[PDB]
Keywords: CRISPR, endonuclease, endopeptidase, RNA BINDING PROTEIN-RNA complex. Shown are 66 nucleotides from a PDB entry: RNA (crRNA; DR-mismatched target RNA). Primary citation: Strecker et al., Science (2022), "RNA-activated protein cleavage with a CRISPR-associated endopeptidase". The PDB entry is titled "Cas7-11 in complex with DR-mismatched target RNA, Csx29 and Csx30". It was solved together with Csx30, Cas7-11 and Csx29. The structure was determined by electron microscopy at 2.53 angstrom resolution and released in 2022.
Context: bound to proteins that are not shown
RNA sequence: UUGAUGUCACGGAACCUUUGUUGUCUUCGACAUGGGUA
RNA sequence: UACCCAUGUCGAAGACAACAAAGUAUUU
Numbered sequence: 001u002u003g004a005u006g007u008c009a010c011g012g013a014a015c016c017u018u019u020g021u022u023g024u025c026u027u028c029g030a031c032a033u034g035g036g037u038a
Numbered sequence: 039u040a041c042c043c044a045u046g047u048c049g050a051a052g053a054c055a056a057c058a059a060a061g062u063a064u065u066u
Stems, first nucleotide, its partner, number of pairs: 016061003020057005026051013
């Protein structure tokens, strides 16, 4: 859950465009911690 | 509420920032 003497839906490519790319020396020295004595 | 220092030790950074979908004429 159709209605009937009439349905090309196998009558219709999810198709078309887009650079994982831009920037970065495998480098290197002064720093931690909080009281103690009068 | 003034004064004075004392000790010698030790690795760090290990990805960050951006974009995270957007477009896609029907006409003098």